Solved structure of RNA (23S rRNA, nucleotides 412 to 1123) from Vairimorpha necatrix, 622 nucleotides shown. The entry has 75 different proteins, among them uL3, uL22 and uL14. The work is reported in "Evolutionary compaction and adaptation visualized by the structure of the dormant microsporidian ribosome" (Barandun et al., Nat Microbiol, 2019). Entry title: Evolutionary compaction and adaptation visualized by the structure of the dormant microsporidian ribosome. The entry also models magnesium and zinc ions. It holds a match to the Rfam family "Archaeal large subunit ribosomal RNA". Rfam 15.1 lists 2,955 matches to the family in 1,139 species. Its Rfam clan is "LSU clan".
Context: one part of a larger RNA, bound to proteins that are not shown
RNA sequence: UUUAGCCUUAUUUUUAAGGACCCGUCUUGAAACACGGACCAAGGAGAUUAUAAUUAUAGCAAGAUAAAAAU
RNA sequence: AAUCUUUAUUAACUUGAUUAGUUAUAAUUAUAAGACCCGAAACACAGUGAACUAUACAUGUUCUGGUUGAAGAUAAGCA
RNA sequence: AGUUUAUUGGAAGACCAUAAUCAUUCUGACGUGCAAAUCGAUGAUUUAAGAUGUGUAUAGUGGCGAAAGACCAAUCGAACUGUGUGGUAGCUGGUUCACAGCGAAAUGUCUCUCAGGACAGCAGUUAUUAUUAUAUAGGACAUAGAUGUAGGACACUGUUAUAGUU
RNA sequence: AACUAUGAGAAAUCUUUAAUUCUAUGGAAUUAUAUAAAUUAAAUUUAUAUAAUGAAUCUAUUGUAUAACUAGUGGGCACAUGAUUGUAAGAAUGAUGUGCAAAAAGGGAUGAACCUUAUGAAACAUUAAAUAUUCUAAAUAGUAGAUAUUAUACCAUAAAUAUGAUGAAUACA
RNA sequence: UGUAUUAUUGUAUAAAAUGGAAGAAGAUUACUACUUUUAUGAGAUGUUUCUAA
RNA sequence: UAUUUAGGUAGCUGUGCAAUUUGUUUGUAUUGAAGUAUAUAUGUGAGUAUAUAUAGAAGAAACAAAUGAGCCGAUCUUGG
Numbered sequence: 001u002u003u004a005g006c007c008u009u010a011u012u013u014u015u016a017a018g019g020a021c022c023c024g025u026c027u028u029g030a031a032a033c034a035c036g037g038a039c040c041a042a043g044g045a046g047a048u049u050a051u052a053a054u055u056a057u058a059g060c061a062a063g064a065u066a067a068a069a070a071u
Numbered sequence: 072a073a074u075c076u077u078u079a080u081u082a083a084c085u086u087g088a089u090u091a092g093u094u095a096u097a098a099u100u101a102u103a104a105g106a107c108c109c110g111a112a113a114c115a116c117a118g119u120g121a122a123c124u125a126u127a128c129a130u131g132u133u134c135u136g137g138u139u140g141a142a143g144a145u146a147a148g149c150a
Numbered sequence: 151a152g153u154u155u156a157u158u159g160g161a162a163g164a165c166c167a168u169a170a171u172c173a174u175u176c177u178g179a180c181g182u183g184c185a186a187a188u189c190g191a192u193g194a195u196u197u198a199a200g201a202u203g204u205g206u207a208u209a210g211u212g213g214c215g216a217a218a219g220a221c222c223a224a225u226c227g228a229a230c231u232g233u234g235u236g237g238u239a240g241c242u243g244g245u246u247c248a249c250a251g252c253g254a255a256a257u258g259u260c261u262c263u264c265a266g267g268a269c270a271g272c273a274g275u276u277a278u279u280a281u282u283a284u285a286u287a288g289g290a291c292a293u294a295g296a297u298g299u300a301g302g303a304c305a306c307u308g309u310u311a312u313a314g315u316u
Numbered sequence: 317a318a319c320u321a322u323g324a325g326a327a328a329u330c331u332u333u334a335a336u337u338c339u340a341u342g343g344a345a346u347u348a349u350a351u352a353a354a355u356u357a358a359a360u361u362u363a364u365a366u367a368a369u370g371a372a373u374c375u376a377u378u379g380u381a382u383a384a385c386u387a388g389u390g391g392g393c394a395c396a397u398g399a400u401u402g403u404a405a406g407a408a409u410g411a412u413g414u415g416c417a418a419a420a421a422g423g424g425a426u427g428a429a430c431c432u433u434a435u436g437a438a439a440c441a442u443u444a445a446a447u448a449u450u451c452u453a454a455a456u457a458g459u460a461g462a463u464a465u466u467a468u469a470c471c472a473u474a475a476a477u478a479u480g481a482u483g484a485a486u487a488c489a
Numbered sequence: 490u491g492u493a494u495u496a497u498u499g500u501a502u503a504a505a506a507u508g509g510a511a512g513a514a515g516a517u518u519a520c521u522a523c524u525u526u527u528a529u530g531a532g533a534u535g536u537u538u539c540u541a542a
Numbered sequence: 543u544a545u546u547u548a549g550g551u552a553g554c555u556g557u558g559c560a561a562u563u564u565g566u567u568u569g570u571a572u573u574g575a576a577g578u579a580u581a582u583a584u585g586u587g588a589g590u591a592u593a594u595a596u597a598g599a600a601g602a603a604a605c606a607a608a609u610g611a612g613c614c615g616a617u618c619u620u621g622g
Stems, first nucleotide, its partner, number of pairs: 006019005022037003039622005048104011060092001063075003107244002110241001114234006125208009135167004143158007171194002175191002178189002210226001212222002247558006257270005271389002273386006285377003289374002291342006301332001302330001307326001311322006345369007354361001392416006400408002421432003436539005442533001446529001448527001449514002455526001458523004477501005484495006541547001559612001561609008570600001577596001579594006
Other pairs, nucleotide, nucleotide, family: 025034cWW026030tWH027029tHS028428tWS044616tHS045244tSS045613tWH046245cWS059093cWW079086cWW081083tHS104106tHS111238tWH120210tWH121124tWS121208tWH121213tWS134168cWW140160tSS140161tHS142159tHS168196tWH174192cWW180185cHS209212cSS210229tHS214220cWW248587cSS253552tHS254551tWH255389tSS255418tHH256417tHS279380cWW298299cHS298333tWS299334tWH300333tHS303305cHS303329cWW304326tWH306329cWS310323cWS343370tSS352362cWW355360cWW356358tHS393429tWS398410cWH399409cWW415429cSS416428cSS420433tHS421531cSS422445tSS430469cWS432444cSS434532cWS443531tWH445530tHS447528cWW451512cWW453529cSS456519cWH457525cWW467515cWW482496cWW511514tWH569601cWH574598tWS574599tHS575598tHS575600tSS576597tHS578595cWW
C1' cells in the first nucleotide's frame, strides 16, 4: 500500500488545514501540443592602446611643461 | 626647442586688443585596432594524387557439349 | 540450250546450354545489419565494337567520356593539403555578488527605407540662484469674442407621388 | 404656361443654429521737465529719458528659474463612447479617456485588460466589491406568483408567427 | 354573466455526432419580483511597537 | 524628532561582502598551521566566528596598490 518535492501555523511533525503547474528565452501574450536542458566536479565572455570631450582632485599662474638628450 | 592661451577676420586686397590658462591622476562616452564571446555559403596565393575508375600505345593469358545449313564439287535420270 | 532428285562441303557481327559475367522482377530477406549497397529464387548472356595482369603517356577553369553532368582514392554543376585569417554578418544563441534612491517608450520628419539608422519627444545624475509668490496652475467665476456639428427647413443647388383654378 | 393643396428627401445643399471645445483682460496709470537729424500748415504729433505717486477675484502651491553630460525605446494590445470599408468576423484602419505591458491582495468556480483599491515588518477593531441549505466563515429571518428538470453584469445565442391564465384596468352588451 | 382593446406572464415554434454541466449535490419556501434589519468579509481605512535621507 | 514619503520590466546613481599578488605595521604555529566533513551562535542579505573528529608544515589582521577579479544554462569544453 489512496498521491513525489516546496511555503505558512502547530511538541497528534515518517502527520493535519490552507497556499502552490518547470526554470532560462524571443514575444502584444508561455505550465503550454513553441525551443535548450539525464547527473557531479574544474574551465568559461565589455580587460588593453591611440585621439578628442565633460565631471572630481593636485602643483604653478599672465604664463604653463620629466620633448629628444646631458652631468 | 616646440605647442596652447590666440593660426585676429576675409578667397584676396583693404583692415585688427581682450570670456584665466596649461600640465598631470581617475571615472564615463564616441571612432579605429581581432575589439564582449562563439558561428556561414564563398575568393586569392603556393603545392600533392590515375593503387579505385576513364582513354590511347607496347607485351602476355584466355574451359567444354549440341542445332541449323550459303558458296564450291560429284553422280543418276528427262532432253 | 538446259532442268528435277540424292550426296559431299561447312560461310554468318546465325540459334542454345556448363564454368565465368551482369543486374529485369518478387517493389522477397536484412534494415542500432554478415555487410557505410549484402543474401535467395526468378531472369539476361557465347569467338567478340569481348574479359583481365604488368609496363609507358594524359592533372583541377584541367584530364577523360558509344553523353547520364557520368568518372578523377567511401568526396565532383569545379578534387585534396597548408597560408592571407581571430575573413564580413542590419541575422539566431549566451553574458557570473547583496541592499538602498529614482524610473520609461512602442509616437513626428528624413532615409535603395519597411527584421536597421539619425534628429525631436519621454528619463536619470550633478551644479548655481530667491519678490520669476509684485510669481505660476491638464482649475473656477466675471467680461469681450471665434465657429457651422447634432436638431431644423424645402427659401438657393440636386430629387419625387397625385388632384384642382384661369 | 401661371397660382393653390396633401405627401416623401440629401457624405460632396443652406433663409438658419444649441450642449461642448478654445483665445484674450481681471494692475499700472497719470502729472511735471527735457532730447531728435523722424512727422505736420503748425508745440503738431509719434517715440525716448529722469522724479514722484501702488497692491486692487475665488482656491491651491515655500520655492522658482537656468545650464552641462548621458542611457533605453521607434513590431504594441484591451475596455467604455462615437465613426469609415465590408453580408459578417476573436476582421482591417482613424478620434477622446483609462489600463495591461511593467500592478500586489479580495470577488466574478476557473481567465493579462471586468468590479472594490496605493504600496517596509507585525497585532487589534471598522467597512467596500460580493455573499448567508451543505461543501464554505455568516438569519432555511418576510409578503406573493411561477408547472417549464425554471436559476450567470462583460459571458459564453434565439426570431417572424399561433394561442392560454389573473378575485388587473377601460369601453359595450 | 359575456364580447372588444391595454399592462404583466406561461407553453409551442426549438435537430447531432465518446458519458454531462445552474461551479456541484440537489431544490417547487435553495426559482422570480419589490422593502426594512442582523452578521461574515481586502498591502483599504483607524490605534500601538520597530527599521530606512 | 517622515503625525506628510516607501510597488516596479528596459535603464541611471549610492553604500557594502568574496578571490590572487605588492609596500609598511602588528601578531600565530610540531602540547600541532592550510584543507575537508558535522553541529552552534550571529548578520535584513552577500557572509563571518567558534566547538569536535582527521591530517602533518606553514598561515592571518589593519592603512595604501595591481587585476587573467564572483556561473544552472551557450544542441557550451575535458574527465568520471